An RNA structure (25S RNA, nucleotides 4 to 426; 5.8S RNA, nucleotides 1 to 158) from Toxoplasma gondii, in which 571 nucleotides are resolved. The structure was determined by electron microscopy at 3.17 A resolution and released in 2017. The PDB entry is titled "Large subunit of Toxoplasma gondii ribosome". The entry is indexed under parasitic ribosome, rRNA, rproteins, RIBOSOME. Among the 41 different proteins in the entry, which are not shown, are Ribosomal protein eL18, Ribosomal protein uL13 and Ribosomal protein eL40. Rfam match: Eukaryotic large subunit ribosomal RNA.

Context: one part of a larger RNA, bound to proteins that are not shown
RNA sequence: AGACCUGAAAUCAGGCGAGGUUACCCGCUGAACUUAAGCAUAUUAUUAAGCGGAGGAGAAGAAAAUAACUAUGAUUCCCUUAGUAACGGCGAGUGAACCGGGAUCAGCUCAAAGUGGAAAUCAACUGCU
RNA sequence: CUGUUGACUUGUAGCCUCGAGAGGCGUUACCAGUGGAAGCGCAGGGUUAAGUUUCUUGGGAAAGAACAUCAUAGAGGGUGAGAAUCCCGUCCUUCCCCUGCGUUUUUUGUUCCACGUACGGUACGCUUUUAUAGAGUCGCGUUCAUCGGGAUUUGAGCGCAAAAUGUGUGGUAGGUUUCACAUAAAGCUAAGUACUGGCGCGAGACCGAUAGCAAACAAGUACCGUGAGGGAAAGAUGAAAAGUUCUUUGGAAAGAGAGUUAAAAGUGCCUGAAAUUGCUGAAAA
RNA sequence: AAAUUUUCAGCAAUGGAUGUCUUGGCUCGCGCAACGAUGAAGGACGCAGCGAACUGCGAAACGCAAUGUGAAUUGCAGAAUUCAGUGAAUCAUCAGAUUUCUGAACGCAAAUGGCACCUUGGGG
RNA sequence: UAUUCUCCUUGGUACGUCUGUUUCAGUGUCUUU
Numbered sequence: 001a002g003a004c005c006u007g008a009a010a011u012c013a014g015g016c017g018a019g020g021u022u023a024c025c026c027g028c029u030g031a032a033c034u035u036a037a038g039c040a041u042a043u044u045a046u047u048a049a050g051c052g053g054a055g056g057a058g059a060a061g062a063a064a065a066u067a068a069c070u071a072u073g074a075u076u077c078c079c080u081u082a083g084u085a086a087c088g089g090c091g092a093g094u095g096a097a098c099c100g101g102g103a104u105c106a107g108c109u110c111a112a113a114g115u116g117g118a119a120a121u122c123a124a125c126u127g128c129u
Numbered sequence: 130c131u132g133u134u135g136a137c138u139u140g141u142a143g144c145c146u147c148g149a150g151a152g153g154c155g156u157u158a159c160c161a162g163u164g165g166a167a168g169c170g171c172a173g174g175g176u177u178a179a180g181u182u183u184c185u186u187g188g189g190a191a192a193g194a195a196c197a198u199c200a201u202a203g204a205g206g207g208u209g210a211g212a213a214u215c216c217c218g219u220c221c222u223u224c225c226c227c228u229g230c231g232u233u234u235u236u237u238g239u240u241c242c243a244c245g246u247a248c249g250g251u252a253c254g255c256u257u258u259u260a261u262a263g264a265g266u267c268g269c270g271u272u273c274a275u276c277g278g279g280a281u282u283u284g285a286g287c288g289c290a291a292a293a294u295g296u297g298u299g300g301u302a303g304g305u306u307u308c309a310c311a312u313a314a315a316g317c318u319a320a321g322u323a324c325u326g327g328c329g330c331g332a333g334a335c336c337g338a339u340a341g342c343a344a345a346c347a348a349g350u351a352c353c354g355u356g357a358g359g360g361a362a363a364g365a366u367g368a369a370a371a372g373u374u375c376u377u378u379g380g381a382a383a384g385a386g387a388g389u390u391a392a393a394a395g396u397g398c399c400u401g402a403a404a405u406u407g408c409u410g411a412a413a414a
Numbered sequence: 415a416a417a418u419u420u421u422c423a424g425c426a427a428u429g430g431a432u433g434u435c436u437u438g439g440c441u442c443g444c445g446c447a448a449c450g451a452u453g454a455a456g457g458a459c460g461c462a463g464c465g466a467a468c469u470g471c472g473a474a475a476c477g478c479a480a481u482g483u484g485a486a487u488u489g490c491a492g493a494a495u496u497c498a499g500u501g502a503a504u505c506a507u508c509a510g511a512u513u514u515c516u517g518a519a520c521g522c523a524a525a526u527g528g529c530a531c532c533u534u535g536g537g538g
Numbered sequence: 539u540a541u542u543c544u545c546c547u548u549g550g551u552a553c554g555u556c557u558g559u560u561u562c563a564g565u566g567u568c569u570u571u
Stems, first nucleotide, its partner, number of pairs: 001569004005564006012558006019449001024055001025053004035042001039089001065072002076103004086094002107317003110263001120141001121136005153255002158251002162244005167233009180196001181212001182195004197214002199203001205217003268289007295312005327446007335439002352359002364435002372398001375386004399433001405427010456516003459472003463490002478510001481506002483503001521529002530551003535546002538543001
Other pairs, nucleotide, nucleotide, family: 018451tWH018552cWW019454tSS022024cHS023056cWW023324cSS024323cSS025058tSS029049tWS030048tHS031047tWH032045tHH033044tHS034043cWW036091cSS041091tWW042092tWS046275tWS055057cSS056323tWS057322tWH060075cSS061074cSS062106tWS062107tHS062318tWH063073tHS064267cWS064296tWS064311cSS065310tHS067069cWS067309tWS068299cWS074320tWW075320tWW075321tWW080099tHS081098tWS082097tHH083084cHS083095tWS084096tWH085095tHS088091tHS088092tHS096277tHS103321cSS104320cSS104321cSS106318tWS106319tWH111146tWH111262cWS112145tHS112147tWH113114cSS114151tHS116140cWW119137tWS119140tHS126131cWW149261cWW150260tHS157252cWW160249cWW176224cWW177222tWW178199cSS178202tWS179213tWS186190tWH187189tHS187210cWS188209tSS189209tSS204218tHS208212tWH210211cSS212215tHS238239cHS264292tHH265266cHS265290tWS266291tWH267290tHS275282cWW276278tHS292295cSS301302cHS326447cWW328448tWS336340cSS337436tHS338345tWS338364tHS338436tWH340345tWH341438tSS341439tSS343348tWS344348tSS347467tSS348362tHH349350cHS349360tWS350361tWH351360tHS354356tHS354357tHS363397cWS366370tWH366394cSS367369tHS367371tHS369390tWS370393tWW371389cSS371394tWW372395tSS372396tWS379381tHS379382tHS388395tWW389393tWH390392tHS400432cWW401430tWS401431tHS402430tHS403429tHS404428tHS450518tWS451520cWH453517tWS453518tHS453519tWS453520tWW454519tHH455517tHS460475tWS469476cWW474477cSS474511tWS477511cWW477512cWS479508tWS480507cWW484501tSS484502tHS485496tWS485501tHS486502tSS494496tHS533548cWW534547cWW
C1' cells in the first nucleotide's frame, strides 16, 4: 500500500415493531374457600386472580397412527362407546380411547446430490412498455 | 424490460421428498390463450291496490247500523277512542329502474356459445436398480409436576448419551427368538367448529318503573372516599297550551269573582288505596 | 251538660299503592370482519346569534366540500330569496378537507404552556 | 453597528430493529508497497 474478518457512528436512504379491545382462540403462571360430616394424600382445579400473543375465526393437521380384523387410513366438530377400562386414605370422589353412525372433505414441500461446457438466482436505485 | 451497484459459492435458481427417487429404453397423449354475450355480488337513491258514502252517539268516529270496494296487500305503526280501503308501510320483491364500485382472468369448486396452440415442459408403458431420508436429538437413570394411564400418559431440570438389514410403537418390570404397524428429532394447508365483545338485522307462552341492566329521564350521572374503589333517586296535564288575560283585596306570595276546556285534569298536574290528620254528624266512657 | 279520649260514617288534607300505559331492559336466533407511529382507545381545554349539562364538533370548532332528496328550521330572534332553484334543512348520504393541548407519545421534562439545540422564510 | 446578536416564523431532533449507503476503529487473518 491493498485484500478480507469483526465491531462502531449518523436527525444518512427506504422500511418494520410498540399501545388499545374481551365474547370466542394460543402460551406461561398458579391459589384458597369448599367436599371428605375432623384432617394431612385426595377434592375444588391442571379452575379464579396474575403475565404474555393473535384472528375472523384460532389452534389442529396429511401418521415414528390405530389395530391383531375379510383389517382401517390427515385434522377438527357432533352422536355413541361410557359414567365403561382405569385412577383413588380402592374412602370421598375422579374418568378417557379404539371401533361404529354423521357434518366436512384437499392435499402437499424443504434438508439429505448431480449447472460445473461455464449463479442459470435474488434485492435496491435509475430507464423505455 | 434494459443499465449500474450490492447480496451470494461458509450455496442463490432448476431438480427431488419415500405415495418413491434417479438414470436406461420406448412410445403415444396432454399443458400457456384471446374474443363477445349474458349475470352474479356490494353501496347509495327511485316507483307501485281499494270509501274518508248516508244516518245515530260524541269534544273528536278510527265506535254502532246500512250500502259499496281491494286483496300475491286482513304484518306492524301513525292520525282527536277497536282504521285492509285517511297516511307511511305490507304483497308483487332475492322484482324492476337509474348512479358508482367489484366480479367470470384473482370464482370462499366449473356459465354460455365463437376461434385458437408445443419453443418448451409434464404424463404414461417395459426394465434395471442401493447416490438415500433431519443429534446434545432419540433413548435411558434420577428428581418435580401432570394424567384414567397403573414397575411411569405427557412435559420439564440435571447426569449419561445412541444406532443404520437402523430406529420408534404394539397400555406390567426383565432376557432369548419371531411377527405386525409407522418412518420422529424441519415446514405449509380451506371446510365443517367456537363466539355475554364490536357491527347490523329478525323474533319472544319473558319484565312492565320497589320489576327489567346499576341506568326507560343531562346514568356509570349526582354524590362519598387521600386512593384502589363505591354509586343512587328520578317515567304519565291535555286531542290542542287553549298553561287561567281581565275586575278586586294584599307589601308580595296567594285568595275571590269571571274565563279556557269534554273535564280542571291547574304545572312532582292520569286514576289517587291504606297508615296518619282536621272539621261536621252519630253514639259510648 | 260542655271539653277531652275512643269508635263508625261524610267532606277536606297528607301520601303515592292499585289499574291502564311504555322510543327501556332481558333472552334466543341469523349474518359481517373493520382500531393503532399516515398518531389509536382514553384524557384535558375550547366552539352556538341568545346554552349549564347530554349529544355533535376542533381556531375551517352543534361544523366546511361533494352527492341525493327538493322547501324548511323553530323556544324566541333574525335571515326573509333560499323560492319553475346551479337550492331551504338540528335532513339523508359521505368517497374530499380541517382535525388545538395531550395520550403507546417520541428533543429533555413536568402539580412548570418550564428548559434546550438544529432548520426554513422574513424582520430589525 | 454584525460571520458570531436578539426577534418573529416553517418544520424537525425518543427507543428497538431490518436492507442498503457513507465515514471510521482493531499488532483480528493476510499479503506488501